[PDB]
The depositors describe the entry as "Crystal structure of AacC2c1-sgRNA-extended non-target DNA ternary complex". sgRNA with a sequence from Alicyclobacillus acidoterrestris, together with DNA: 143 nucleotides with solved positions. The structure was determined by X-ray diffraction at 3.75 angstrom resolution and released in 2017. Protein in the same entry: CRISPR-associated endonuclease C2c1. Yang et al. published it in Cell in 2016: "PAM-Dependent Target DNA Recognition and Cleavage by C2c1 CRISPR-Cas Endonuclease".

Context: bound to proteins that are not shown
RNA sequence: GGUCUAGAGGACAGAAU
RNA sequence: UCAACGGGUGUGCCAAUGGCCACUUUCCAGGUGGCAAAGCCCGUUGAGCUUCUC
RNA sequence: GAAGUGGCACCAGAACCGGAGGACAAAGUC
DNA sequence: GACTTTGTCCTCCGGTTCTGGAACCACA
DNA sequence: TGTGGTTCTT
DNA sequence: TTTT
Numbered sequence: 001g002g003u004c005u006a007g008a009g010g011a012c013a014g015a016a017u
Numbered sequence: 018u019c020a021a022c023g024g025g026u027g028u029g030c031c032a033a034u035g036g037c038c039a040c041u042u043u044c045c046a047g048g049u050g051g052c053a054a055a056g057c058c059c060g061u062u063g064a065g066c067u068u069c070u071c
Numbered sequence: 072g073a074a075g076u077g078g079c080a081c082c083a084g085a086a087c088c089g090g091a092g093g094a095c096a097a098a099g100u101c
Numbered sequence: 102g103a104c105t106t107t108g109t110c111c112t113c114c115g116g117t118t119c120t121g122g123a124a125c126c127a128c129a
Numbered sequence: 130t131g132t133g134g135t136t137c138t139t
Numbered sequence: 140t141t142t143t
C1' cells in the first nucleotide's frame, strides 16, 4: 500500500523473514 | 548455535511430554521398579555463526 | 570494530459435593 | 470429523467450608 | 518481642 | 445467551 473502524501496541487479509 | 572453568538448579510453560536396563507372558502403548550420568539455567573467557557502522 | 545468541507467569492447604469430558464394544445416524 | 442409547473405568472443571491469629498474666 | 494456659467473639 |  488493499479490506474494515476504535483511530489503537489498531484489526483482517497479503507481501517480506 | 558448541567446551573450558566457576556458580546455581523454587513450581511450571514457551515447538519444552528426559535417557538406559529389567519386568508388565508375547512385540506396541501404558504402567512398575532400578540404574546412571547428566541434561538444565547464570557468569566469565574463547571460538564459530548473523545483522549493523567506517 | 561493536552489538546480538533466554524469555514468561506464579495463592495456597485438606476434606467434601457436584458438573461434565475421555477410552473401549455394539447399534443407528450427516 | 459431527450425533444418540446401554456400563465401567480413568480424568478434568466448578464450587463450598474450614484454614494459612491476636493478646493478657502468672512464670521463678 | 520469652512460654503456656487463658480468654478473644454477636 | 455466551463459545466456535
Stems, first nucleotide, its partner, number of pairs: 002012003005008001019063008027081005036052006067074003082121020122137007